Shown are 339 nucleotides from a PDB entry: RNA (Ribonuclease MRP RNA subunit NME1; Internal Transcribed Spacer 1).
The reconstruction used 1,037,868 particles.
An Rfam search finds the family "RNase MRP" in it. The literature on the family includes a 1993 paper in FASEB J by Schmitt et al., "Secondary structure of RNase MRP RNA as predicted by phylogenetic comparison". Rfam links the family to the GO terms ribonuclease MRP activity, ribonuclease MRP complex and rRNA processing. From the family's description: RNase MRP is an enzymatically active ribonucleoprotein with two distinct roles in eukaryotes. In mitochondria it plays a direct role in the initiation of mitochondrial DNA replication. Its Rfam clan is "RNaseP clan". Rfam classes the family as a ribozyme.
Among the 10 different proteins in the entry, which are not shown, are Ribonucleases P/MRP protein subunit POP8, Ribonuclease P/MRP protein subunit POP5 and Ribonuclease P/MRP protein subunit RPP1.
The structure was determined by cryo-electron microscopy at 2.8 angstrom resolution and released in 2020.
The entry is indexed under Ribonuclease MRP, RNA-protein complex, RNA BINDING PROTEIN.
The depositors describe the entry as "Cryo-EM structure of yeast Ribonuclease MRP with substrate ITS1".
Primary citation: Lan et al., Science (2020), "Structural insight into precursor ribosomal RNA processing by ribonuclease MRP".
Ions in the entry include magnesium and zinc.
Context: bound to proteins that are not shown
RNA sequence: AAUCCAUGACCAAAGAAUCGUCACAAAUCGAAGCUUACAAAAUGGAGUAAAAUUUUGUUUACUCAGUAAUAUGCUUUGGGUUGAAAGUCUCCCACCAAUUCGUAUGCGGAAAACGUAAUGAGAUUUAAAAA
RNA sequence: AAUUGUUUAAAUCAACUCAUUAAGGAGGAUGCCCUUGGGUAUUCUGCUUCUUGACCUGGUACCUCUAUUGCAGGGUACUGGUGUUUUCUUCGGUACUGGAUUCCGUUUGUAUGGAAUCUAAACCAUAGUUAUGACGAUUGCUCUUUCCCGUGCUGGAUCGAGUAACCCAAUGGAGCUUACUAUUCUUGGUCCAUGGAUU
RNA sequence: AAACACAAA
Numbered sequence: 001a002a003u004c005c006a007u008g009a010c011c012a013a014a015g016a017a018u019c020g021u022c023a024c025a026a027a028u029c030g031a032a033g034c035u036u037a038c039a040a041a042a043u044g045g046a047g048u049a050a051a052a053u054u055u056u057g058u059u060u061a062c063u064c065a066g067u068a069a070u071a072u073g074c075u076u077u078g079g080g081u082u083g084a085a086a087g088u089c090u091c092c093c094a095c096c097a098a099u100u101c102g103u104a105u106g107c108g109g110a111a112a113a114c115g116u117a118a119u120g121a122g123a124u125u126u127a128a129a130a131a
Numbered sequence: 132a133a134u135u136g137u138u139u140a141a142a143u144c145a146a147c148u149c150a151u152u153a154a155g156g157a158g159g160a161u162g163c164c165c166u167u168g169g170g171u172a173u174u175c176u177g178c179u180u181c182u183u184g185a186c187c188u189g190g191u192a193c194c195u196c197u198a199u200u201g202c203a204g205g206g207u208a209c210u211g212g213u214g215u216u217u218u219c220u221u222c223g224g225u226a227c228u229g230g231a232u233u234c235c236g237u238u239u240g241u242a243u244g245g246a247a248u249c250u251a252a253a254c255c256a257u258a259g260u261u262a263u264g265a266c267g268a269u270u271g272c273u274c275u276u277u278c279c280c281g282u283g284c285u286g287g288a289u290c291g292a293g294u295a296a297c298c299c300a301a302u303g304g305a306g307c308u309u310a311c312u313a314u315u316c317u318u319g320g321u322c323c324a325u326g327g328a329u330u
Numbered sequence: 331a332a333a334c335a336c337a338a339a
Stems, first nucleotide, its partner, number of pairs: 001330005007324001009321001011319001015311001016270001019267001021265002029078001032075002045064003049060002080297001089306004094225003106116002118151002158175001160173002163170002185216001186214001192207003229250004234245002273292002277288003
C1' cells in the first nucleotide's frame, strides 16, 4: 500500500398506505358538491274499447316514453399540500421606445439578504467573522 | 438585516466569505477512440450580435398660441463646459374594478354618446379561521429466540418489543436559514479517523 | 391562538 470486518465523525434524500363505523324533513369535530329548467307527449301527441249519432263531431273507461324516478339521503377529502406548517429574513401579486434601477455583464431565473460552476488568495498580523 | 444550545476554518480533506470568467458562428495547435476521414475537451488571432438616451446651464437657427412687432412660454437639430446633481435611501405620467332602474339626441354630423336616483358589496380554497375527532381491522418496515431447499435471493412461517421527533395552518407562490430521527421508526455514500486479520 | 409593525420589549 490493496481488500474485508466493527465503532465514531461529517454530507445528502424522504416523513407508508388501504377499509368500515358514529340518532333527529337535517346533521356532524368540520368542509365541499349533486342548478346552463324538456321523456322532440305543444306544428292545438299517437291509438284502442262502448253508447248514440244517416260518417264527421261529442260524452265516458284505458295504453304508450320502461335504460322509469326512488323524500334531509347520497360521494369526496381535512393539521409537513412535490418537508419544516416554526422564524422581529427578501420579493411578485396595474402599466409606461422610459426623470419608470432602457441591467446584452459566468449559467438558469419576472424579481429575489436567490441556486450552482472554473481558477487564485485570505484569518482580530485580515477586504471582512474574535479577546 | 434575519436565524441559530453548540453556531466558518485555522495536519490534510470538507464548510463560509470575497476577487475574475458577455451570447453565437469561422481558422490553427495540442490530448483521446480512431490512423481516408469524423467526434469530444483546452488555448491564441479575430468578425457578427446596433432603439441618434447620465442629468442640467448658456448661445444660435425654424414653427405655433396669447388674435400687428421687440419681447414673454413649449418643442425639435447642432456646438461648448464639471456645472455647488452635500435631500449618497421612496418624491415622474395615465387609469370610478360591486349591483338595479329611468330621462334625452341620432341616416344634418358622431352609430353610439351625456347625465340623474338608491344600496353596500366586492365572500373567494380538490384543509380553510382557535375544527381537522373516536376506536376496530389489514399489509409493509428494524432487531432478537426457531425449521427447510442451494450457499444466497425487499425466499417463506411461528415467541416477542417499537411506528419516532420537531412540532402545528389563518390569503396564495418561490428562495434562504434554522429545529428533528440514542433500547425515543429509517435509508445511501464518503473518510492522508482509529481497532483486528491476509498479501 | 394564529396572522401582522422602520412598533414595543